Notes
An RNA structure, together with DNA, in which 20 nucleotides are resolved. The depositors describe the entry as "THE STRUCTURE OF AN RNA/DNA HYBRID: A SUBSTRATE OF THE RIBONUCLEASE ACTIVITY OF HIV-1 REVERSE TRANSCRIPTASE". It was solved by X-ray diffraction to 2.3 A.
[PDB]
RNA sequence: UUCGGGCGCC
DNA sequence: GGCGCCCGAA
Numbered sequence: 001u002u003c004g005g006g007c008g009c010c
Numbered sequence: 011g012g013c014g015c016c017c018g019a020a
Stems, first nucleotide, its partner, number of pairs: 001020010
């Protein structure tokens, strides 16, 4: 950095 | 649909 396992917020 | 955080794999 992208992509992915989750949570949260608009 | 977007952003943030924790982790991981290419």